[PDB]
Molecule: SRP RNA
Organism: Homo sapiens
RNA sequence: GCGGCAUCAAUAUGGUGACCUCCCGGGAGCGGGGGACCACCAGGUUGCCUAAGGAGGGGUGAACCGGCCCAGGUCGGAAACGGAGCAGGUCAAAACUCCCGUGCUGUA
Repeated sequence: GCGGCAUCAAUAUGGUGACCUCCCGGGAGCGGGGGACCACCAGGUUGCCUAAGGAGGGGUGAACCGGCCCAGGUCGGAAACGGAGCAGGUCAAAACUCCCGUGCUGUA
RNA backbone atom coordinates (compact mmCIF):
# COMPACT_ATOMS: atom_id res chain seq x y z
C1' G A 1 0.00 0.00 0.00
C1' C A 2 -3.86 -3.84 1.15
C1' G A 3 -4.55 -7.64 5.77
C1' G A 4 -4.61 -9.10 11.06
C1' C A 5 -4.35 -8.65 16.22
C1' A A 6 -3.94 -5.78 20.97
C1' U A 7 -5.40 -1.54 23.73
C1' C A 8 -0.75 -3.97 31.45
C1' A A 9 -0.29 -4.49 36.27
C1' A A 10 -0.41 -3.32 41.99
C1' U A 11 -2.15 0.75 44.40
C1' A A 12 -5.73 5.26 48.19
C1' U A 13 -9.48 7.81 48.11
C1' G A 14 -14.90 8.97 46.43
C1' G A 15 -19.00 6.97 43.23
C1' U A 16 -22.83 3.88 40.64
C1' G A 17 -25.15 -0.77 40.36
C1' A A 18 -25.98 -6.16 41.35
C1' C A 19 -25.88 -10.16 44.91
C1' C A 20 -25.51 -12.70 49.36
C1' U A 21 -25.88 -12.80 55.04
C1' C A 22 -27.23 -11.18 59.33
C1' C A 23 -30.13 -8.05 63.07
C1' C A 24 -34.47 -4.37 65.10
C1' G A 25 -39.30 -2.47 63.90
C1' G A 26 -43.97 -3.26 61.68
C1' G A 27 -51.31 -5.51 60.50
C1' A A 28 -49.38 -4.78 54.34
C1' G A 29 -46.57 -1.56 50.62
C1' C A 30 -42.25 -1.58 54.35
C1' G A 31 -38.80 1.58 58.31
C1' G A 32 -34.24 1.09 60.34
C1' G A 33 -29.13 -0.72 60.96
C1' G A 34 -24.05 -4.57 60.41
C1' G A 35 -21.26 -7.14 57.47
C1' A A 36 -19.37 -10.30 52.58
C1' C A 37 -18.46 -10.29 47.31
C1' C A 38 -18.66 -9.20 42.05
C1' A A 39 -18.89 -5.40 37.96
C1' C A 40 -18.02 -0.64 36.21
C1' C A 41 -16.76 4.84 36.58
C1' A A 42 -13.32 9.32 38.51
C1' G A 43 -9.70 11.98 38.47
C1' G A 44 -4.00 10.50 42.47
C1' U A 45 -0.19 7.72 43.25
C1' U A 46 4.13 3.27 41.92
C1' G A 47 6.55 -0.70 38.57
C1' C A 48 7.30 -5.51 33.48
C1' C A 49 6.28 -11.78 30.79
C1' U A 50 4.67 -3.77 27.73
C1' A A 51 4.76 -3.56 21.29
C1' A A 52 1.93 0.05 22.39
C1' G A 53 -1.41 -0.46 27.83
C1' G A 54 -2.63 6.64 27.36
C1' A A 55 -8.44 7.05 33.90
C1' G A 56 -9.53 9.38 24.26
C1' G A 57 -14.42 10.14 21.50
C1' G A 58 -18.78 7.74 20.14
C1' G A 59 -22.77 4.09 18.92
C1' U A 60 -26.73 0.27 20.38
C1' G A 61 -29.18 -0.51 24.82
C1' A A 62 -33.70 -3.46 21.89
C1' A A 63 -39.16 -10.27 21.90
C1' C A 64 -37.89 -9.04 30.07
C1' C A 65 -31.37 -9.39 29.76
C1' G A 66 -28.23 -1.69 31.56
C1' G A 67 -28.64 2.56 35.44
C1' C A 68 -31.42 6.57 36.58
C1' C A 69 -36.36 9.82 36.10
C1' C A 70 -41.19 7.38 35.42
C1' A A 71 -47.95 9.45 32.74
C1' G A 72 -51.29 5.30 32.63
C1' G A 73 -52.58 0.92 34.05
C1' U A 74 -50.74 -2.81 38.02
C1' C A 75 -50.02 -4.36 43.05
C1' G A 76 -50.39 -3.45 48.96
C1' G A 77 -52.91 0.11 51.71
C1' A A 78 -59.55 2.83 54.50
C1' A A 79 -56.64 6.44 53.63
C1' A A 80 -51.68 8.69 53.52
C1' C A 81 -48.67 6.76 50.86
C1' G A 82 -45.48 2.83 49.07
C1' G A 83 -43.86 -1.12 45.57
C1' A A 84 -42.60 -3.41 40.94
C1' G A 85 -42.35 -1.10 36.72
C1' C A 86 -44.33 -0.32 29.94
C1' A A 87 -44.65 3.75 26.91
C1' G A 88 -41.76 8.27 27.02
C1' G A 89 -37.88 10.68 28.61
C1' U A 90 -32.44 10.19 29.81
C1' C A 91 -26.64 8.49 30.94
C1' A A 92 -19.26 9.58 33.79
C1' A A 93 -20.11 4.04 34.86
C1' A A 94 -24.73 -3.92 32.26
C1' A A 95 -23.22 -5.45 28.31
C1' C A 96 -21.98 -5.19 23.36
C1' U A 97 -20.10 -2.59 19.70
C1' C A 98 -17.81 1.51 16.17
C1' C A 99 -13.72 5.59 15.71
C1' C A 100 -8.50 7.67 17.75
C1' G A 101 -3.89 7.92 17.81
C1' U A 102 -0.85 3.67 19.38
C1' G A 103 1.99 -1.53 19.44
C1' C A 104 3.29 -5.36 18.01
C1' U A 105 1.69 -8.42 12.46
C1' G A 106 0.95 -11.82 7.97
C1' U A 107 1.15 -10.96 2.00
C1' A A 108 4.50 -7.99 -2.09